[PDB]
About this RNA: Method: electron microscopy, resolution 2.73 angstrom. The entry became public in 2021. This is an experimental structure of RNA (23S, nucleotides 1300 to 2044) from Staphylococcus aureus, with 652 nucleotides shown. It comes from the structure "Staphylococcus aureus 50S after 30 minutes incubation a 37C". Cimicata et al. published it in Mbio in 2022: "Structural Studies Reveal the Role of Helix 68 in the Elongation Step of Protein Biosynthesis". Lineage of the source: Bacteria > Bacillati > Bacilli > Staphylococcaceae > Staphylococcus. The sample was in a buffer at pH 7.6. The entry is indexed under Ribosome, H68, translation, protein synthesis. Rfam match: Bacterial large subunit ribosomal RNA. The family is grouped with related families in Rfam's "LSU clan".
Context: one part of a larger RNA
RNA sequence: GUGAGUAGCGAAAGACGGGUGAGAAUCCCGUCCACCGAUUGACUAAGGUUUCCAGAGGAAGGCUCGUCCGCUCUGGGUUAGUCGGGUCCUAAGCUGAGGCCGACAGGCGUAGGCGAUGGAUAACAGGUUGAUAUUCCUGUACCACCUAUAAUCGUUUUAAUCGAUGGGGGGACGCAGUAGGAUAGGCGAAGCGUGCGAUUGGAUUGCACG
RNA sequence: UGAUUUCACACUGCCGAGAAAAGCCUCUAGAUAGAAAAUAGGUGCCCGUACCGCAAACCGACACAGGUAGUCAAGAUGAGAAUUCUAAGGUGAGCGAGCGAACUCUCGUUAAGGAACUCGGCAAAAUGACCCCGUAACUUCGGGAGAAGGGGUGCUCUUUAGGGUUAACGCCCAGAAGAGCCGCAGUGAAUAGGCCCAAGCGACUGUUUAUCAAAAACACAGGUCUCUGCUAAACCGUAAGGUGAUGUAUAGGGGCUGACGCC
RNA sequence: GCCCGGUGCUGGAAGGUUAAGAGGAGUGGUUAGCUUCUGCGAAGCUACGAAUCGAAGCCCCAGUAAACGGCGGCCGUA
RNA sequence: UAACGGUCCUAAGGUAGCGAAAUUCCUUGUCGGGUAAGUUCCGACCCGCACGAAAGGCGUAACGAUUUGGGCACUGUCUCAACGAGAGACUCGGUGAAAUC
Numbered sequence: 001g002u003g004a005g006u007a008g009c010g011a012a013a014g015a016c017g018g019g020u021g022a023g024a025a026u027c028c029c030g031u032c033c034a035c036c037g038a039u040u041g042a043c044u045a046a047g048g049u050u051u052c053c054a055g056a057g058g059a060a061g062g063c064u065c066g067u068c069c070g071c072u073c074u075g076g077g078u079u080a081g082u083c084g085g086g087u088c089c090u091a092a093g094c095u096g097a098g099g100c101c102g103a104c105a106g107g108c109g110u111a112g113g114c115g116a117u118g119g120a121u122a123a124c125a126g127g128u129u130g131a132u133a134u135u136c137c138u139g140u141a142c143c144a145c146c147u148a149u150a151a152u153c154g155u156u157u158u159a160a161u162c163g164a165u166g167g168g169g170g171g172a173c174g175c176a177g178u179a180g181g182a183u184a185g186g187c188g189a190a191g192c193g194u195g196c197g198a199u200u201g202g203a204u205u206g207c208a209c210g
Numbered sequence: 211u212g213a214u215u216u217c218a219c220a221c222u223g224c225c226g227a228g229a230a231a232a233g234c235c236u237c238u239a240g241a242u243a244g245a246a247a248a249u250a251g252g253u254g255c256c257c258g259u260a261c262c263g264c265a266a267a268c269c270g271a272c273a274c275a276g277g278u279a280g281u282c283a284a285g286a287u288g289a290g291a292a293u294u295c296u297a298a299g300g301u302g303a304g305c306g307a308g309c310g311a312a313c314u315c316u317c318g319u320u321a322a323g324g325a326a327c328u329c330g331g332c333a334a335a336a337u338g339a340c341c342c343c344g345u346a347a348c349u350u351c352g353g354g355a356g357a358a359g360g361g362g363u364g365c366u367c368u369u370u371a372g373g374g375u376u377a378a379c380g381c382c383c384a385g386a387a388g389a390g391c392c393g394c395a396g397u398g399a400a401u402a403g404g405c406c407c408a409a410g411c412g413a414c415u416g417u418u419u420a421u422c423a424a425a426a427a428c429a430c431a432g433g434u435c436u437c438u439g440c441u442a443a444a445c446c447g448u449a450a451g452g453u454g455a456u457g458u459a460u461a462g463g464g465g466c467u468g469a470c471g472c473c
Numbered sequence: 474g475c476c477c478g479g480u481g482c483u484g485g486a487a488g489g490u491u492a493a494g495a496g497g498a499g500u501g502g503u504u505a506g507c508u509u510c511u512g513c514g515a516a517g518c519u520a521c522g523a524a525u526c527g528a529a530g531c532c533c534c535a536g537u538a539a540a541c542g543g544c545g546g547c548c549g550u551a
Numbered sequence: 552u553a554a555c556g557g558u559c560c561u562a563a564g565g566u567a568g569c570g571a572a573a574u575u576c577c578u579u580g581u582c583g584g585g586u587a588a589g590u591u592c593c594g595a596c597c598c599g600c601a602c603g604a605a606a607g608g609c610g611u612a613a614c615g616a617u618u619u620g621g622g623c624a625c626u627g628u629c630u631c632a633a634c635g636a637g638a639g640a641c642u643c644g645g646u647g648a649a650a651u652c
Stems, first nucleotide, its partner, number of pairs: 001652001008646002014032006033302001035300002042281002047262002052076006061069002082141001083258003089118001091117001093114003099108003125138003144253002147250003166237001168235001174224004181217002186211001225228001268277002284296003305644004313639005319633002322630002326628001340362004348353001364391006372383001392396001404623004409618002416428001432467007444453003470610004499521001546558003569599001580596001584593001
Other pairs, nucleotide, nucleotide, family: 002651cWW003650tHS004649tHH005006cHS005647tWS006648tWH007647tHS010272tWW012303cHS013033tWS013034tHS020024tWH021023tHS021067cWS024067tWS025305tWS026064tWW026065tSS034301cWW037297tHS037298tHS039041cHS039298tWW040303tWW041282cWW046263tHS046265tWW050077tWS050078tWW051260cWH053130cSS058069tHH060071cWS062273cWS064305tWS065304tWS069070tSS070266tHS076131tWS080259tWH081142cWW088119cWH089231cSS090116tWH090230cSS092115tHS096111tHS097110tWH098109tHS101449cSS116118tHS124139cWW128133tWH143254cWW146251cWW152245cWH154244tWS155157tHS156159tWS162241cWW164238tWH167236cWW169234cWW170233tHS171232tHS172231tHH173230tWH176219tWH179218tWH183214tWH186212cWS190208tWH190209cWW195205cWW197198cSS197202tWH197206cWS198202cWH198203cWW205206cHS215291tWH219221cHS225227tHS226228tSS243244tSS261267tWS262267tSS265278tWH270274tWS288338tWS293400cSS309640cWW312640tHS318634cWH321631cWW324626tHS324628tHS325331tHS325332cWH325333cWW325626tWH328330tHS331625cWH335625cSS338402tSS344358tHS345357tHS347354cWS349351cWW349352tWS350470cWS353612tSS356357cHS370385cWW371372cHS373374cHS373381tWH374375cWS374376cWS375380tWW376378tHS376380tWS377378cHS393395tHS397402tWH412614tWH413612tWS413613tWS414430tHS417427cWH418425tWH431468tHS432605tWS433605tWS434539tSS438442cSS439458tSS440457tWW440458tWS440459tHH442455tHH443454tHS447450tHS467605cSS476543cWS476562cSS477540tWH482536tHS484533cWH491527tWH496524tHS497523tHS498522tHS504516cWW505506cSS505514tSS505515tWS506514tWS507514tWH519520cWH539605cWH547558cWW550553tWS550554tWS555556cHH565603tHH566603tHS570597tWS572599tWS575577cHS579590cWW585592tWS587589tHS596598tHS627631cWS
């Protein structure tokens, strides 16, 4: 090339008006209407690595279109004593000198090292961005070192003083359930903050909420 | 005005008998001129931090109906993180406009009949609170009976009247009965066991051919037979070294067999 | 339950038989004395041999099966 | 040596229990029956090719997306199909493959 303008275009509500544009079903803005409704919601991971924000652009990409974009160009964006980690500690395991073994390469071992998925360890409330916030700004606390100031301390043997790789206890643990006891947050009353339907009625009636 | 899906392995009970180390707290030998808390105060290092993250950004060659650890979560409600509807937040999903042929796929009904279909009721249809009864055969004596199986459930006014919501009619569940009203219909929507009688094989809960076999196959609690006196036997290693076991015949390794009851 | 059969597996037993070893009545080539008119022949190097005794096995090798296994053929007779 | 009856040779060559056997070709052994209108719907002799006891022989209450029968519900499974609702199809605008030759 043929098959051939053929198969297919990956579950899923959309309608109309307005705007920008060479060009609009598809981009932007409505006002309706539908969907998920313990999730197609909000976080947090691993993992991925700039995809994030603004302005320009439509060659290719996007199963149509495109004025749009996680795509191209130019320039920006990640702020910690308290968050999470490394520094602290150890488990299984890995390494381990001197040591044991083995044609060489090499295999195992003792203290000791390294190794979190666990143990120790200090923060709440507002303001403010196109893009950062328990990190910036405000105020307000809490944990560390350091420095002059000093009461409580006077051989520093004991002593107030911390304190031995000296020493004790602690840290420190399964499973099921029971009664709870408060709380969180809620709840019909309200005594009243606003307002009253419309389309027949009531209006002591529609209701939230500190 | 009720109290938990939070708040104490605190408490009790049970057998399968439930990390380590540092920080921490104290008793000391022996040290330091002199420190104690506190005032005023300073001073606080390194790394990560954007964005997607139950997904157009990760793993699937794709802007792929798949997979992906943990936290949280609102109102109405046969037994609730079930079921319908909804708040919030999110989304309008990356080809469209007509027409309403046959076939193909999902879905809703159907007269008379009711398994006559088929290898086979395959698939579909059929069932679901509260009251009541009725309980074969076992059996190891409880378990198994579940016995199965069968039969009865709206809205208004009156009494009685139990949780009492309570100071109790009241809070309100109507908790029982009376006398009514309405419809073809009262769990009026959505959700929720089909049953009974006879036979195999296996005691049972469990496991298995990721991707044509989930079972009578594998296990199993019990039985048995045998080896091992402890640097045990057995197994891995060329060996050193290990497991067995920080165990010691009421213990360990290998084979066969599979609870129970009669043999 | 009958059952161990690698031409047969722990018990009762006692007559036994034959491997290895010691036992020596006796019995020879060589001079074979005592007897050259040849014979208990001693005894040396050498060259043989009667007694009676006695191991595992000889034994149904005097065990075994919740170890490999089988559960007979025939014939009177299905 | 199926029942006992004479036997070859050996270690005997079968305890109870079961007995047409997920095992029997003859042999749906013969006997039969329960159910249905019509069979393959359930265990009733030994007539043990292919029998003899943890490479265990018989009984169970429980189980069970295990195998197999028979009923009652109930139904488009069928007599024997009909009518509706959507997605594909099919017409128009856009985009546009593949096995094969």